[PDB]
Description: Method: X-ray diffraction, resolution 2.15 angstrom. The entry became public in 2010. Shown are 22 nucleotides from a PDB entry: RNA. The entry is indexed under Innate immunity, viral RNA, RIG-I like receptors, Antiviral defense, ATP-binding, Helicase, Hydrolase, Immune response, Metal-binding, Nucleotide-binding, RNA-binding, HYDROLASE-RNA complex. Crystals were grown from: PEG 3,350 (15%) plus ammonium sulfate, pH 6.5, VAPOR DIFFUSION, HANGING DROP, temperature 277K. Primary citation: Lu et al., Structure (2010), "The Structural Basis of 5' Triphosphate Double-Stranded RNA Recognition by RIG-I C-Terminal Domain". Entry title: Crystal structure of human RIG-I CTD bound to a 12 bp AU rich 5' ppp dsRNA. The entry also contains Probable ATP-dependent RNA helicase DDX58, not shown here.

RNA sequence: UAUAUAUAUAU
RNA sequence: UAUAUAUAUAU
Numbered sequence: 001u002a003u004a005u006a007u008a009u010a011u
Numbered sequence: 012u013a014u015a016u017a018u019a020u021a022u
Stems, first nucleotide, its partner, number of pairs: 001021006008014003
Other pairs, nucleotide, nucleotide, family: 007015cWW
C1' cells in the first nucleotide's frame, strides 16, 4: 500500500 | 446500516 478474518460500539 | 479496535495473507 492492499487483501482477508475477528470480536466490540451506534440506530 | 455506520463506526472503532485487533490479528493473518500479499507487494